[PDB]
Context: one part of a larger RNA
């Protein structure tokens, strides 16, 4: 400086609260885990994967499995060698792919007089310079998207303060949906963001009056069908038009409460738009790419299988358990869209799906097309029952070469669980939720209940911000910074290393005492005995003191080593609990004391390095 806090403050969003309808239950729809498998092809993983990449997998797709083949390969380009003219058609075998086999075609630029034969040819081939791979690497990459967050935040330039990382700005006051604006201010400016420019819906005009109307007349088989005008309605371009301008209050302002008038106010409703960065997210199965890896095969082809398996598990959903309802007749009022390879008006046949036809339409003109809820009227009388519509038998239909594992669709029959869902959990504040239809894309058809739109009908509640989820600014504490999903402590277990202690064992050095004590100097004797042959002298000799050292005893030190033991250390990934660091969820630390598997608890007192 940040990220965090079971710190504080200011404040926000369906975050709760007040509401309304759902999931979790049942049956089925789809997706995921998982098991299964010969394969059940990959991917996506808290939010922010699981009706997700599949906006149409029966072969196709198709990256998978099993099986049949194939190599300059199915497509790029370049080349050398030999042919066929580009091409058009059938035969055999087979499962098709492939391998094989035939009938044919020669325009050309030419010598063009041919019997010959090449070329700007493109094909049948052999060859090499290559191709090709959904083989791997999303922390090797590009591109594009998800996400916090449409939250109000993120930065530069310069000047100032700090040694410096860095701050000011960008903080405070006040105000906004908003660093929106206002005043302050060592800051003044400036850029990326919000706002706006953009688009749809609301009010009105102008322009356009084939696909609107008797609005006023005529004909009216009475059908806006005819004439005829399109002022309306719509359609479609273009503009106007609120900017809190005006008023009053409040206010320094910005702006707020309120009122006027208008179709509409004080960002009008809705879009589209999404900052620095973050997730070292997602994606090399869209594409492309650096590098890696197989190249008669990881490439390339086709027939059948798989992606759709089923004891189980989760998510998103659809149909409901009904009388605010179910069925039945008649009957009403949409917007936005899609169709000359398509939509099919109308008939006929069929219970009906649909078929035979057949008109129009490249379409505000004709078709898809009835919208359903609604209204009316009837019949059901509350029981698994005319609720519910699963599941299985029988029969067809369309698409399609073909619907066994795989279709959808119609009819007859079968008519199961479910008579409001445990713990938990989602959405939305106004034309919203709820409820009812309908269009579109893909698409031959279709498992669409999915997605993307459009309209019909049309609730309740909001005291409030304590509480749970998430975000913003400020301030605080930090021992964390791959940042709390952080850190970090002590026992217990395992291994190793040095190590203290220890019944002791062994060694070294060393001290005090005593004992025996060589050589020798010194002292005494030198005689009952020796020699000198120099003599009250010498020598040999004897005793003595000391004395190397040996021995005995008992001590001090030092090293080594010892069953066993204490605690220490180190050790990539062990067991137990959370003590500290955020008031660390009981402020911490502390001397001491007691206790507890362990960090530690508690008593008393103390410190602030916590109020």
């Nucleotide at each position: 400086u940040g990220a965090c806090g079971g710190g504080g403050g200011c404040c926000c969003g369906c975050a709760c609260a007040a509401g309304c309808g759902g999931u979790g239950g049942a049956g089925c729809a789809u997706g995921u885990g998982g098991u299964u498998u010969a394969a059940u092809u990959c991917g996506a993983a808290g939010c922010a994967a699981c009706g997700c990449g599949a906006a149409g997998a029966a072969c196709c797709u198709u990256a998978c499995c099993a099986g049949g083949c194939c190599u300059u390969g199915a497509c790029a380009u370049g080349c050398u060698a030999g042919g066929g003219a580009a091409c058009c058609c059938g035969g055999g075998u087979g499962a098709a792919a492939g391998c094989c086999u035939g009938g044919g075609g020669u325009g050309c630029c030419c010598c063009g007089c041919g019997a010959g034969g090449g070329g700007a040819g493109c094909c049948c081939u052999a060859g090499c310079a290559c191709a090709g791979g959904u083989g791997c690497u999303g922390c090797a990459u590009g591109g594009c998207c998800g996400u916090c967050g449409u939250c109000a935040g993120c930065u530069c330039g310069u000047g100032c303060c700090g040694u410096g990382a860095g701050g000011u700005g960008u903080u405070g006051g006040g105000u906004u949906a908003a660093g929106u604006c206002c005043c302050g201010c060592a800051a003044c400016g400036a850029g990326c963001g919000c706002a706006a420019c953009c688009c749809c819906c609301g009010c009105c005009g102008u322009u356009a009056g084939u696909u609107g109307c008797c609005a006023g007349c005529g004909g009216u088989u009475c059908g806006g069908c005819c004439g005829g005008g399109c002022a309306c309605u719509c359609u479609a371009a273009c503009g106007g038009g609120a900017c809190u301008g005006c008023c009053c209050g409040c206010g320094a302002a910005a702006g707020c409460g309120g009122g006027a008038g208008g179709a509409a106010g004080g960002a009008g409703g809705g879009g589209a738009c999404g900052a620095c960065g973050u997730c070292u997210g997602g994606u090399c199965a869209g594409c492309a790419u650096g590098g890696c890896c197989c190249u008669u095969a990881c490439g390339g082809c086709c027939u059948g299988g798989g992606c759709g398996a089923c004891a189980c598990a989760c998510g998103u959903g659809c149909u409901a358990c009904a009388a605010u309802g179910c069925c039945c007749a008649c009957u009403a009022c949409a917007a936005a869209g899609c169709g000359a390879u398509g939509c099919c008006a109308c008939c006929c046949g069929g219970c009906a799906a649909c078929g035979g036809g057949g008109a129009g339409c490249u379409a505000a003109u004709c078709g898809c097309a009835a919208a359903a809820a609604g209204g009316u009227g009837g019949g059901c009388c509350c029981a698994g029952u005319u609720c519910g519509g699963a599941u299985u038998g029988g029969g067809g239909u369309c698409u399609g070469c073909a619907a066994c594992c795989c279709g959808a669709c119609c009819c007859c029959a079968u008519g199961a669980a479910g008579c409001c869902g445990g713990a938990a959990u989602c959405g939305c504040u106004a034309g919203u939720a709820a409820u009812c239809g309908c269009g579109g894309a893909u698409c031959a058809g279709c498992c669409a209940u999915g997605c993307c739109g459009c309209g019909g009908u049309g609730a309740a509640u909001a005291c409030g911000u304590u509480c749970c989820c998430g975000g913003g600014c400020c301030u605080u504490g930090u021992a964390c910074a791959c940042a709390c999903c952080g850190c970090c402590c002590g026992u217990c277990a395992c291994g190793c290393c040095a190590u203290g202690g220890g019944a002791g064992c062994g060694g070294g050095c060393u001290c005090u005492a005593c004992c025996c004590g060589a050589a020798g100097u010194c002292g005494c004797c030198g005689g009952g005995a020796g020699c000198c042959u120099a003599c009250g002298g010498g020598c040999a000799g004897g005793c003595g003191c000391c004395g190397a050292g040996g021995g005995u005893a008992g001590g001090g030190c030092c090293c080594g080593u010892g069953a066993c033991u204490g605690g220490g250390g180190c050790g990539a990934a062990g067991u137990c609990g959370u003590a500290a660091c955020a008031a660390g969820g009981u402020a911490g630390c502390u001397g001491u004391a007691c206790c507890g598997g362990a960090a530690g608890g508690u008593g008393c007192g103390g410190c602030u390095g916590g109020a």